[PDB]
Context: one part of a larger RNA, bound to proteins that are not shown
RNA sequence: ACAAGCAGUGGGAGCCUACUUGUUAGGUGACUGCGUACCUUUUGUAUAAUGGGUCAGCGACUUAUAUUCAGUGGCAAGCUUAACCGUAUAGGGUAGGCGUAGCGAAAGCGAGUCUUAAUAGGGCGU
RNA sequence: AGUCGCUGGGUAUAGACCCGAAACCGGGCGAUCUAUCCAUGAGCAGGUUGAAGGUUAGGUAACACUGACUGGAGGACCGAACCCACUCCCGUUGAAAAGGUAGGGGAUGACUUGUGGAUCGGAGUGAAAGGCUAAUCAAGCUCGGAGAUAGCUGGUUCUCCUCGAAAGCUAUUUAGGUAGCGCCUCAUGUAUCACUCUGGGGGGUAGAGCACUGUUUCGGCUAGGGGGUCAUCCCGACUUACCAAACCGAUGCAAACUCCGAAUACCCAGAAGUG
RNA sequence: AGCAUGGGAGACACACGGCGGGUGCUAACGUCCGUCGUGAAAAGGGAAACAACCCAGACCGCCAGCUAAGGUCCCAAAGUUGUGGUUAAGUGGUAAACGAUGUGGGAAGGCUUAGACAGCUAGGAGGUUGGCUUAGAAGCAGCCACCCUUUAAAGAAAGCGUAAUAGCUCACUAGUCGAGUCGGCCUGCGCGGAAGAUGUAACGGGGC
RNA sequence: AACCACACACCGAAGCUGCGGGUGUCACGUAAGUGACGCGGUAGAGGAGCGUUCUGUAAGCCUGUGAAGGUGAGUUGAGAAGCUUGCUGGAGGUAUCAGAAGUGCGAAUGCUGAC
Numbered sequence: 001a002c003a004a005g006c007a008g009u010g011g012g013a014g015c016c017u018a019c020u021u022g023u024u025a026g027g028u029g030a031c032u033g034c035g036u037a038c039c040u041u042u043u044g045u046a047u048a049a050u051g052g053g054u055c056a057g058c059g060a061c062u063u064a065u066a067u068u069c070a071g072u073g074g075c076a077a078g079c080u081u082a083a084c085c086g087u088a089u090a091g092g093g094u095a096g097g098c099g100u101a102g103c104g105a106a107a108g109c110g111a112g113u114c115u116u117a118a119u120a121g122g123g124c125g126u
Numbered sequence: 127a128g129u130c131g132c133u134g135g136g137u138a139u140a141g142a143c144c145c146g147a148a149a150c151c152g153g154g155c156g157a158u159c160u161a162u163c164c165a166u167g168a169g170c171a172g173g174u175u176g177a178a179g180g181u182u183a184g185g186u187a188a189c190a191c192u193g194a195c196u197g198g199a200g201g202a203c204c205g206a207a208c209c210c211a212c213u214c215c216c217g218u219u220g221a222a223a224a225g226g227u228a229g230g231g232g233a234u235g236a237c238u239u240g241u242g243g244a245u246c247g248g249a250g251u252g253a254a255a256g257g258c259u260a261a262u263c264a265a266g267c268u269c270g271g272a273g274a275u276a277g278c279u280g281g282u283u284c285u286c287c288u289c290g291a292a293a294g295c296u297a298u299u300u301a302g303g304u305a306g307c308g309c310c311u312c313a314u315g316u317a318u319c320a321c322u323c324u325g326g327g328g329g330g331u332a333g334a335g336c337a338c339u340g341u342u343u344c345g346g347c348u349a350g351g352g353g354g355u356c357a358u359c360c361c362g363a364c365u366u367a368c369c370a371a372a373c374c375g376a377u378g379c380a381a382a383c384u385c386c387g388a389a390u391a392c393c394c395a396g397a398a399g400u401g
Numbered sequence: 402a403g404c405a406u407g408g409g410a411g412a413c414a415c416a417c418g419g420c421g422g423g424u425g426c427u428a429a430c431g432u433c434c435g436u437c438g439u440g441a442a443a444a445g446g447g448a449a450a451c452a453a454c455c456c457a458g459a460c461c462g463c464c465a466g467c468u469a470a471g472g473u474c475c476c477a478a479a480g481u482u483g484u485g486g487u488u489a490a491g492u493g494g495u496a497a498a499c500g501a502u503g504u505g506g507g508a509a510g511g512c513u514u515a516g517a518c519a520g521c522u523a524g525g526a527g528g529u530u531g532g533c534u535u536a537g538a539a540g541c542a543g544c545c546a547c548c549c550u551u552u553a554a555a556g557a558a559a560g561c562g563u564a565a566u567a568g569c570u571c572a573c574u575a576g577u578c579g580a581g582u583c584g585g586c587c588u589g590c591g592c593g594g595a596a597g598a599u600g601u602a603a604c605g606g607g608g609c
Numbered sequence: 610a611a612c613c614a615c616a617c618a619c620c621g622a623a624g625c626u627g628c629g630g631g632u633g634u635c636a637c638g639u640a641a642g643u644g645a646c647g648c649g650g651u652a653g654a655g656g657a658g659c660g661u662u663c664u665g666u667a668a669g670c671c672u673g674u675g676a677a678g679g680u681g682a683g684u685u686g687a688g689a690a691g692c693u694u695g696c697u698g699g700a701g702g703u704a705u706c707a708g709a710a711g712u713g714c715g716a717a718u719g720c721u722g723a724c
Stems, first nucleotide, its partner, number of pairs: 009033003014028005038051001040049001053724006063140013078098003084092002102109002112124004144280001146278001150271006161245005167239003170235001172204003175200001179196006208232003212229002215226002247263001249259003284658006294307005310409007323396005333386001334384002340379002343376004351369001354364003415440010445456003460630004465626003471620003474607003480617001482616006493609001499593001503590005510583003521576004528548001532544002556571001559570001561568001631648002634645004659713001661710001663708003669703003678697008
């Protein structure tokens, strides 16, 4: 040992061993309803598309130098030093950088300046 | 009102998220396999065929020329060691990263082979096939440049909470890549702006029509030209058998035809409510 | 929940369906556009299984109730419910020109107790053989005359018959018979037309 | 148990309602003292956390009455995960809060041992 399929899930008989003895708990699961694995590619895959025998180890957005935007801090019309010195994570070192005023190809002129024959308009700026 | 820190998101330059080419260039290693060459060696059982020549006999003016006896040539002939690879079957995880058992071709030479040497990487060798140069060859093998370059494939590892797309346009040596605008997100501002309801407003689409441009049917009256042609050397015009404009009446059809003509969709204004 | 300035991106291979179109064969799950929807990026219920078609958008728990599309005999949760008709083909549960005394309904007419239609009873023409033709064409070769008239009746024929000669009829007139009959027009439901490759096998199955 | 007209009743989703929890947003009734209205999601943008190794706090604190590990069992949270104990084990471990990262594997015809 008369029963058909991603092998689980919802209900569920019985049996077992324990506990106070049965919801005190645990282990099996007859029977039955719903149920065509995971990843990657793609307008779509149960797909007869890709990849993987299982286990245990390792195996993929990092660093440095410049710069922009936000978050949180220092001093503030000013903020900050690089090398290098130093009893050396302190202190000195303000050279240099960014800012506090622009317009113009330029000389130049400046809260204005350029174009122009412009003192008109207009562009950019306060 | 700016500046220097600190921690985050970006960006630039360096291998820059990881793995992956075919190739290219620079110093070397290799002719113990194979391709030609060089020097010195040895190997080929047996069995056939029988050229030139020579001798002698004839022969001839002589040389020709005949016979006999000898003779031993050959990329000659059969056939084993030996070298090679034409056929069938077996083998394909082989006994073997190229064999085996049967049969084949050459086998005294343009032969086979032992030892030793020479030629090398855009370079050799080659009775020439792009063949061989250590089981690798339309340009070896190895170490450096070098973590070469890959708009291309594959992979990218712990939880929760709010929002939430596109496969459109324009350009491109471009089409399977990328860049600006359209669509998502988080901040800062100005505006509940702006949606969804009611008033003015252009249009030439469906439909419909034949006024234009075309196309189509029948009927009339005809121009017409005529068709019959009466038929005139050559002229009339009979006739109207030709056909056929044009014009009147009825009758259909057009994306590139309009005397017309909606519904909707768009714009701008008015307010109420909701988001 | 508009505009503007900034930071960060992803996308630039689209798919079907409905309504307007080009192309195609008004063929394809074909292909290029316009517009709305769903997939992508959405599960749940329905269509037997069925991305994109109908229904509806899942924060989590419940052995609680009312509903949508789809349904109510048994697989399978709920009506072998009520009422009024229709179809007999298993139509339902695949289809075209086309065909037919299938049937249900609705208006029409046509003729009829003076005797209709069917049926059983007779005739079925006057010339005249209807000509050319051909035995035969004569009512029934080919073409035709298609008349007028004997006559209750007669088409010099509608059709068979020896294609053709008769004959049978039909038409049309006498009985016989004693109430309906005849064709068409629209209209509801019914496949006759209807033939395939492993196995019933175009209701999901039983079955009605 | 089909078709047409027609009537009521039931059935039927994760829809709606009931009850119980949770959370985003905006107000409330102090923006959560409490209200006051929403939540299927890929590419992708924003917010908030667990764990590992090393350093500070660390000459502290825990441990031979038994550490790290290995193995069971119970129990607590929306989750990553935490906590207390039975046995094996035989000497190390790290409250708390901050830093520094070689910071978390199932898949790459991934790499090396075992089967």